[PDB]
Context: one part of a larger RNA, bound to proteins that are not shown
RNA sequence: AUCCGGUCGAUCCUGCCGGAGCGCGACGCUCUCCCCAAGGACGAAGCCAUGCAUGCC
RNA sequence: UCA
RNA sequence: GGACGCGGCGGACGGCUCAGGACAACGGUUGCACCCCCCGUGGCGGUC
RNA sequence: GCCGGACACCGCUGGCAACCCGGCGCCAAGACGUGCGCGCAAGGGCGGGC
RNA sequence: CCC
RNA sequence: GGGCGAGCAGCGUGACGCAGCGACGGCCCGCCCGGGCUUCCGGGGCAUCACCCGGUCGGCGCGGUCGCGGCGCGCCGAGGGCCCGACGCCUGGCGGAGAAUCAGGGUUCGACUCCGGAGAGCGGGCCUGCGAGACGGCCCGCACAUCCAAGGACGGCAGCAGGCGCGGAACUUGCCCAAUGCGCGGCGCGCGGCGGCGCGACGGGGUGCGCGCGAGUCAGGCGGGCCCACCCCGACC
RNA sequence: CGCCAGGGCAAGG
RNA sequence: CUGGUGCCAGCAGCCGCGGUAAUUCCAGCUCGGCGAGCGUCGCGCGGCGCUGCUGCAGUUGAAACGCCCGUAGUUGGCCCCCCGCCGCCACGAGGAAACGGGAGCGCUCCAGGCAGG
RNA sequence: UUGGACCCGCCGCGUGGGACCGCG
RNA sequence: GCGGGCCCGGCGCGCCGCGGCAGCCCCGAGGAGAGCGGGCGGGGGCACCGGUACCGGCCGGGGACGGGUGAAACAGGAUGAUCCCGCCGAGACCGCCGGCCGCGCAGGCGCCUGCCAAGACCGCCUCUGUCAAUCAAGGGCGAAGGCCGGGGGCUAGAAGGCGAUCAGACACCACCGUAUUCCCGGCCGUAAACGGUGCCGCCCCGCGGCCGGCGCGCG
RNA sequence: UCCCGCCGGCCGCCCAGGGAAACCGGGAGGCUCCGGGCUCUGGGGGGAGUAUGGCCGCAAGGCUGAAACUUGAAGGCAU
Numbered sequence: 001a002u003c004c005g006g007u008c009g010a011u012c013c014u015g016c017c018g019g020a021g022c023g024c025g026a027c028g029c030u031c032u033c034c035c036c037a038a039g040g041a042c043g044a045a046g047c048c049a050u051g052c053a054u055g056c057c
Numbered sequence: 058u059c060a
Numbered sequence: 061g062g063a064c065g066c067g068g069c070g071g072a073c074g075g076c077u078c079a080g081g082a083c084a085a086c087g088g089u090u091g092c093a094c095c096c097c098c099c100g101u102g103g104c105g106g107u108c
Numbered sequence: 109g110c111c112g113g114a115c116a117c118c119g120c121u122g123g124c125a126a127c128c129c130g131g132c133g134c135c136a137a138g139a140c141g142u143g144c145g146c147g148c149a150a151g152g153g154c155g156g157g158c
Numbered sequence: 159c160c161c
Numbered sequence: 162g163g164g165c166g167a168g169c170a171g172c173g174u175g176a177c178g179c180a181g182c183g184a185c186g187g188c189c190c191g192c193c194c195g196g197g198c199u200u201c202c203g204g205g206g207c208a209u210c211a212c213c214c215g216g217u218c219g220g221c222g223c224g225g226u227c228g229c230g231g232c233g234c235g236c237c238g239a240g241g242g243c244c245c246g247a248c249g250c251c252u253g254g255c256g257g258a259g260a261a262u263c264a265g266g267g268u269u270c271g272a273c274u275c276c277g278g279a280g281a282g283c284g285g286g287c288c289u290g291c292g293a294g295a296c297g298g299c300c301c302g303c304a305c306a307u308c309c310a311a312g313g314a315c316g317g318c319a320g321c322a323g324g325c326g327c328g329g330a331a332c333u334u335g336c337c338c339a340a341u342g343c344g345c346g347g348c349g350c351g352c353g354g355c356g357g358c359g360c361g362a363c364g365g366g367g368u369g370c371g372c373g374c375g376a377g378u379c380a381g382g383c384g385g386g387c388c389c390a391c392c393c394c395g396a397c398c
Numbered sequence: 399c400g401c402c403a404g405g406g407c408a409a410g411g
Numbered sequence: 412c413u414g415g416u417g418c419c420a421g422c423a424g425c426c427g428c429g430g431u432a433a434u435u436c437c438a439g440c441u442c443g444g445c446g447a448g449c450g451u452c453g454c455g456c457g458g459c460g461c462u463g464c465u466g467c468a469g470u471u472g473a474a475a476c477g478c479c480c481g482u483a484g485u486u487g488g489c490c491c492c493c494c495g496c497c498g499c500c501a502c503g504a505g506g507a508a509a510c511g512g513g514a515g516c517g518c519u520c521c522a523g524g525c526a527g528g
Numbered sequence: 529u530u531g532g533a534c535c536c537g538c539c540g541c542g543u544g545g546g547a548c549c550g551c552g
Numbered sequence: 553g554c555g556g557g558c559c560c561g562g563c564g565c566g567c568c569g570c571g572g573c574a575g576c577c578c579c580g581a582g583g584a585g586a587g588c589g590g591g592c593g594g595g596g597g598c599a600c601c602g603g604u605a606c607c608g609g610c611c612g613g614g615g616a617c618g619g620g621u622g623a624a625a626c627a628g629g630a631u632g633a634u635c636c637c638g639c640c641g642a643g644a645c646c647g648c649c650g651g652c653c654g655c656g657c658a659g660g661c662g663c664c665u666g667c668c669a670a671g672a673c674c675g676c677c678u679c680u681g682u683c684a685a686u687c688a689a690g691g692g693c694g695a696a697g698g699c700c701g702g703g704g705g706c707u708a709g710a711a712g713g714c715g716a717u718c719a720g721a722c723a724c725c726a727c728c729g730u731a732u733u734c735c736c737g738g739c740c741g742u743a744a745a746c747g748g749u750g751c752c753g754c755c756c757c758g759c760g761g762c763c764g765g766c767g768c769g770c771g
Numbered sequence: 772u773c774c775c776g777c778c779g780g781c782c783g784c785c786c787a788g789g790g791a792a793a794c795c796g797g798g799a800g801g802c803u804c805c806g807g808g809c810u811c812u813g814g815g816g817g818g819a820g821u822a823u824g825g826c827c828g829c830a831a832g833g834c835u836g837a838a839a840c841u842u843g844a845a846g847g848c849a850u
Stems, first nucleotide, its partner, number of pairs: 003019004009850001012847002021456009033365002039358001040327001046325003050322003055069003076280003086203003091198002095196002100192001102190002111141001118133003122129002147179002153174003163169001205251003212242002217239008255277003259270003282303002285300003305316001307314002335355003342350004377397003381393002400445003405426002411440005421428002467813003470793002475810001477693004484686003494552003498548001499545005505538001511535002515525002554572001555570001557567002583683001584680003587676004592671001596668004602646002607641004612636002617628001654661002698739006708732001712728002715725001750809003754801002758784010769773001788795002815842003824835003
Other pairs, nucleotide, nucleotide, family: 007014tWH007845cWH008010tHS010849cWW014845tWW015844tHS016843tWS020458cWS030360tWH030447tWS032366cWW035522tWS036362cWW038359tHS042330tWS044326tSS045077cHS049323tHS052351tHS058066cWW059065cWW060063tWH065116cSS072290tHS075281cWW079279tWS081255tWS082252tWH085204tHS086256tSS089200cWW090199cWW097194cWW099193cWW101191cWW104188tHS105187tWS113139cWW114137tWH115136tWH116135tWH121130cWW124126tHS124127tHS125310tHS125313tWS142184tWH144183tHS145182cWH149178tHS151176cWW152175cWH156157cHS156168tWH159563tWW160562cWH161561cWH162164cHS165167tHS182186cSS208247tWH209823cWW210248cWW211243tWS211246tHS212247tWS214240cWW216219cWH216237tWH217240tWS218240cSS220231cWH225230tHS226228tHS231236cWH258271tHS258508cWS262456tSS265466cWH266464cWS266465cWS275507cWS280319tSS284301cWW288295tWH289293tWH290292tHS295298tHS304317cWW309312tWS318322cWH321351cSS322334cSS328330tHS328331tHS332357cWS333356cWW336386tWS337339cHS338350tHS338352tWW340353tWS341352cWH368399cWS376398tWS380394cWW384389tWS385388tHS399446tHS403410tWS404441cWW408409cHS408424cWH409443cSS416419cWS416433tWH417431tHS419429tHS420429tHS420433tWW423426tHS427435tSS460805cWW463814tWH468474tWS473813cSS481689tHS482688tWH483687tHS489578cWW497549cWW504540cWW513533tHS518522tWH525531tSS526530tWW527529tWH546547cHS546548cHS556568cWH569571tWS569572cWH580681tWS580682tHS581682tWH583681tHS591672cWW593655tSS593670cWW594653cWH595669cWW600664cWW601663cWW604644cWW605643cWW606642cWW611637cWW614634tHS615632tWS615633tHS616629tWS616630tHH616632tHS617633tWS619627tWS620625tHS621623tHS624715cWS625715cSS651662tWW656659tHS658693tWS674765tSS681682cHS694741tWS694745cWS695742tWH698830cWS699829cWS707733cWW709731tHS710730tWH711729tHS714726cWW716724cWH718720tHS721723cHS739829cHS740831tWS749799cWH756798tWW757785cHS768774cWW782797cHH787796tHS790792tHS790793tHS791847tWS792848cSS794799tWS796798cHS798800tHS815844tWS818839tHS819838tHH820821cHS820836tWS821837tWH822836tHS827832cWW828830tHS828831tHS
């Protein structure tokens, strides 16, 4: 250490299609209280107004 | 470090 | 007085990104009797 | 046996639109330069076992 | 001899 | 034995040379951390990519280098790799430590925390220094932008915040160097920290029980560079 | 609370 | 269960629903699920023994080359034990934390942290 | 009086075995 | 080859037999190859060769239709066919026997006589000593149809032509006919190339049949 | 001539076992109780053995051989 539904008048198969779990992002709806915590990486190493990022005897 |  | 300046030490570390690069780099495992090195530690210090 | 002159800050005068600099002058060293000293930096020839 |  | 597995390091003696250290004494030597290179084993896909290379493979000699070496140059040779997959092409390729899944054996991903590499719009060149082929250093070519009296000067956010553009997709144009470390020395530090935005995700507790609470409000502590959040005590709910 | 559903797979006319 | 619509509008991952009595659409009532979180989309792993070393299939479902020779490759009977050289098995030495396990510890529990008496 | 024990890098290096698998 | 001594701490390098060592070969696979004997078979190549039939031609006889089909119609015939008999020519083919017979690597293989080299099996107290299994790349063979160059040309017959059928029939059926079918030298490389079943090796209840070789038995 | 055996070949029937069955059974058995050795091939149905490149061929061809896109089945043996 588990299956299920979909090829017949009915039947046993092969064989795929579809369903059922966890994780990563994005979108939608919704939101009482505390603790922890990631955050312009994703064929745009594209371009940068303004301020600061290195001083001490 | 050297007023 | 002090600022200013001269001199000194540091700014080669720390931060960012993953473009390039597929016998590279990287990982473990060797070697330099083929090498270089500030600071700091311990020495050494004779200069026609 | 204790040396030498000269630079920055600063004074007087300037150029430039702003960026940035010129000319003249008086002043130090744990700054340079030179160096007082008992010879020793690099490299090179010979010095090994046949 | 070759260590 | 000065020392080794290894003829390695010293010294002596004939010639050159006059370097470094000396105007507040340090040239020099071991150790250290760091670097450079270096042996072996591991180190993507395509065969509608089968042959590939010509300083290429080896030898001698000098040069250059901190140093070895086709690293470079001259001369000599004809080597070297390959169905145990060479060479060529492609990659929306940074590598590892690792992560996701889940009996066992396995499949897939390795942007980012540590280590290692490489770059600072793209080619290049270099100065200063023990240490850089450095871009919050300089010089030139290219592509772009900026002020200007029209003569000229000047830039490099793949540092932190913030703007544009792109895209399905990602926060403040805050305060502090008090800790942690580094530099120099009591300071500096957008390292690093402390608050803000933040249903990416994680952990815990309620919307009642049969009659007492938390969620909010107002005060004081505690904490904190300054505030606040958590915890605690008072009075309302 | 809310968000999805109530023929089967698959709990609920 | 009631009303509406009547292959229309619409549902429906797959089977399928709907033609004027719809267990499936649009609504109302009722009931189910997980629950401060549920649903939709794309991808990885699982499901998958549908990639098979463990461990698939090849008469007729997809699939044994028309045949013989043959290099690289892979494989190769039985025998001597007590030597050497590989492979293999065990146990060491040497090098990084973090992560992953794992001994001890009531951040009130806990995701934690390395405390603490 | 304390404590943060221990494991987990490897086709390389060392010690022991020597049935099985090759070669002499 | 090994001891021992020269020889000496070792170790090499040689030096002499200097006798100390049993000096120095598993076995011969229900692996393989090689051999000898015996039979066995449509296994292969070259030469030569018989037989009827199909088609064509010629002599003669005889005198009305023959062919073809389910039924017909196009071809044929008084230029005497069809039919009978004798003679000649050419090129294919190899019947009955002919098979749950046999051979070959598969594709395949059938007249007579000669020649030529092979092959598996059995039998064996013969030889050797692992020389093996399977195989990318590579080499050889490969039914029928097809192609190139020579030859040959009876049968049948893609194409082409024509008589029917039919709604049509450009098809099936009838008739005529070119390539092709045969030989020599090449090429091509495919088939339901089939047992839809890869090759080597082991174990496996039983009952039959046929084919080759061998041995024991009775009569 | 017979008769019993042995080796090798070609065939029929068939217990067990195998299998979806038809059937196999000299294997298609000794296999979910799975591992003697080696080589080749397949991965739903279509598009398609097609396009494209390459090698071979005088040609006819052969050998090698995709992608986009589309589909809920196609197919085996058996009543």
The RNA (rRNA 18S, nucleotides 2 to 886) from Giardia lamblia ATCC 50803 has 850 modelled nucleotides. Rfam match: Eukaryotic small subunit ribosomal RNA. The literature on the family includes a 2001 paper in Science by Yusupov et al., "Crystal structure of the ribosome at 5.5 A resolution". Rfam links the family to the GO terms ribosome and structural constituent of ribosome. The organism belongs to Giardia duodenalis, within Eukaryota. The 2022 paper behind the entry is "Cryo-EM structure of the ancient eukaryotic ribosome from the human parasite Giardia lamblia". The PDB entry is titled "Cryo-EM structure of Giardia lamblia ribosome at 2.75 A resolution". Among the 68 different proteins in the entry, which are not shown, are 60S ribosomal protein L27, Ribosomal protein L24A and Ribosomal protein L36-1.